Annotation:
An RNA structure (Loop B S-turn strand; Loop A Substrate strand), in which 61 nucleotides are resolved. The structure was determined by X-ray diffraction at 2.25 angstrom resolution and released in 2008. It comes from the structure "Minimally Hinged Hairpin Ribozyme Incorporates A38DAP Mutation and 2'-O-methyl Modification at the Active Site". The work is reported in "Structural effects of nucleobase variations at key active site residue Ade38 in the hairpin ribozyme" (MacElrevey et al., Rna, 2008).

RNA sequence: CGGUGAGAAGGG
RNA sequence: GGCAGAGAAACACACGA
RNA sequence: UCGUGGUGCAUUACCUGCC
RNA sequence: UCCCAGUCCACCG
Numbered sequence: 001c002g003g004u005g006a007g008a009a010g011g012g
Numbered sequence: 013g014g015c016a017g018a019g020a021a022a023c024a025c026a027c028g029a
Numbered sequence: 030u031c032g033u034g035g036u037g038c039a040u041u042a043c044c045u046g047c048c
Numbered sequence: 049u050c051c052c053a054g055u056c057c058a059c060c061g
Stems, first nucleotide, its partner, number of pairs: 001061005010052003013048005023054001025034005
C1' cells in the first nucleotide's frame, strides 16, 4: 500500500 | 422497490487555533 | 471547544430516468 | 435486523 472480514460514531 | 444518474448533511479522523 | 481539509471523489436523505 | 463503512480491530498479499 492492496484484498477480505468485523465494525465505532453518525445518517437512512 | 430494484437498477442507473445525480448528490449534500451528520459523524469519525487529521491538521490549525 | 471552535475552524479547515480529504481519502467522503463516499452514499444514506433530496432530485432525475428505466422497469 | 438491514444499507452506508475517512478511525479502530482481525486475517491475507